[PDB]
C1' cells in the first nucleotide's frame, strides 16, 4: 500500500433527518485507517 471487516457522516427512491430498503459498487477506504498477508 491492496483487500477484508468496522465505520453512514454515502448513493439511489421518499421526507426535514436517519431512517427503511439495496449495497463494496454508479458509485464511496472521506483516517495520513488497523491488523493480517506479500
Ligand atoms: C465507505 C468509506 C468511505 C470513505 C472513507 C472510508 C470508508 C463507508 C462504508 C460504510 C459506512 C461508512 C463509510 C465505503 C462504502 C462503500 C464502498 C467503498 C467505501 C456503515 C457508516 C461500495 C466500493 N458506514 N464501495
Nucleotide at each position: 500500500g491492496g483487500a477484508u471487516c468496522c465505520c453512514g457522516a454515502c448513493u439511489g427512491g421518499c421526507g426535514a433527518g436517519a431512517g427503511c430498503c439495496a449495497g463494496g459498487u454508479a458509485a464511496c477506504g472521506a483516517a495520513u485507517g488497523g491488523a493480517u498477508c506479500c
Method: solution NMR. The entry became public in 2004.
RNA Aptamer: 38 nucleotides with solved positions.
Bound small molecules: malachite green (MGR).
Flinders et al. published it in Chembiochem in 2004: "Recognition of planar and nonplanar ligands in the malachite green-RNA aptamer complex".
Sample source: This sequence was synthesized in vitro and does not occur naturally.
It comes from the structure "Solution Structure of the Malachite Green RNA Binding Aptamer".
The entry is an ensemble of 25 models.